[PDB]
An RNA, together with DNA: 66 nucleotides with solved positions. The entry is indexed under RNA synthesis, short RNAs, termination, TRANSCRIPTION. The entry has 17 different proteins, among them DNA-directed RNA polymerase III subunit RPC6, DNA-directed RNA polymerase III subunit RPC10 and DNA-directed RNA polymerase III subunit RPC2. It comes from the structure "Structure of yeast RNA Polymerase III PTC + NTPs". The structure was determined by electron microscopy at 2.7 A resolution and released in 2022. The reconstruction used 237,468 particles.
Context: bound to proteins that are not shown
Parts: sequence; structure tokens; C1' cells
RNA sequence: GCCACAGAGCA
DNA sequence: CAAAATTTTCGGAAGGCATGCTCTGTGGC
DNA sequence: TATTTTTTTGCCTTCCGAAAATTTTG
Repeated sequence: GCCACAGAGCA
């Protein structure tokens, strides 16, 4: 840094 | 007229598609 | 190497045999 994953905010 | 080629219909399979923006943390080469 | 689960739902068109229907030959 890339990539997915996971959670969260507002109707 | 019934075989035989041709055209239309009718199913089933195959892809395509499905709110907006925002914020962190963790993991793996 | 070969035992062995799904983890949305609805809608849509294109393709393509298969079958039904119609036309066309002999």
C1' cells in the first nucleotide's frame, strides 16, 4: 500500500 | 391423399439485475 | 486426491431443441 471481510452512522 | 419439408409455437435453461453517502477496525500476501 | 449442506427473491429476454401445426410435394 492493495484486496476483500466485518461492524457502525442518517432517514 | 399421405409423406415430408417447412414454419410457428411452447416449454426450460441461461445470464442480468436489485438506495444513497459516510466512518472505523482487522487480516493477509 | 478422490464419502460429504444451503446460506434471496422476482423478473426478464435470448437461445434452442422439441413438438405441434401448416404447407407443400409426388